Entry title: S. cerevisiae spliceosomal post-catalytic P complex. The RNA (U5 snRNA) from Saccharomyces cerevisiae has 137 modelled nucleotides. The structure was determined by electron microscopy at 3.3 A resolution and released in 2018. An Rfam search finds the family "U5 spliceosomal RNA" in it. For this family Rfam cites "The uRNA database" (Zwieb, Nucleic Acids Res, 1997). About the family: U5 RNA is a component of both types of known spliceosome. The precise function of this molecule is unknown, though it is known that the 5' loop is required for splice site selection and p220 binding, and that both the 3' stem-loop and the Sm site are important for Sm protein binding and cap methylation. Liu et al. published it in Science in 2017: "Structure of the yeast spliceosomal postcatalytic P complex". The entry is indexed under pre-mRNA splicing, spliceosome, post-catalytic, P complex, RNA BINDING PROTEIN.
[PDB]
Context: bound to proteins that are not shown
RNA sequence: GGAGGUCAACAUCAAGAACUGUGGGCCU
RNA sequence: UUGCCUAUAGAACUUAUAACGAACAUGGUUCUUGCCUUUUACCAGAACCAUCCGGGUGUUGUCUCCAU
RNA sequence: AUUUUUU
RNA sequence: UUUAAUAAAAAAAGUAUAUUUUUUUUUUUUUUAU
Numbered sequence: 001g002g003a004g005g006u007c008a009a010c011a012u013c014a015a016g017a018a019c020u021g022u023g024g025g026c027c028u
Numbered sequence: 029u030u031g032c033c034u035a036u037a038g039a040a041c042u043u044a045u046a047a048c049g050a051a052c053a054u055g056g057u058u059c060u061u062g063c064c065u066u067u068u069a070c071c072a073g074a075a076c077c078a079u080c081c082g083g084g085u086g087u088u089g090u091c092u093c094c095a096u
Numbered sequence: 097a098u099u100u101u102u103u
Numbered sequence: 104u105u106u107a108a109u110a111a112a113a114a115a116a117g118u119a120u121a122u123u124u125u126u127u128u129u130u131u132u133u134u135u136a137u
Base pairs, nucleotide, nucleotide: 001094002093003092004091005090007089008088009087010086011085012084013083019038020037021036022035023034024033025032026031048082049081053079054078055077056076057075058074059073060072062070065116066115067114068113
Other pairs, nucleotide, nucleotide, family: 013014cHS015047tWH017044tHH028029tWS039040cHS040085cSS041084cSS042047cSS043046cSS049051cHS061071cWW069112cWS097103cSS120121cSS
């Protein structure tokens, strides 16, 4: 490298129908 | 800064006779009742909250069997 | 190829 | 002509006292002898 594990850790899972990132302009 | 508008890249899992779980239990407080000697233990509706048996998907590690 | 593409 | 089906038990501490619906009344006509 390939398949697999009744193996572990850590994120995440219910909300303007709803997510994050980036560039530009306005406010500051 | 937060925020607003505008142009762009990506979005796994769950969801519309609405939700991870084509499954489904119990505990607390306050109301309203039912059994009625009192408290646990209870009857069965509501509101607000919690505990428990479980589930998906992603990244890393690790373990096993083959391969170099 | 024998009227619009190239006979 | 057709259909509605509650409940259901353990532990601890109690509790005054009377309570009641169940069966006829008894009322008799008579006095020995004249």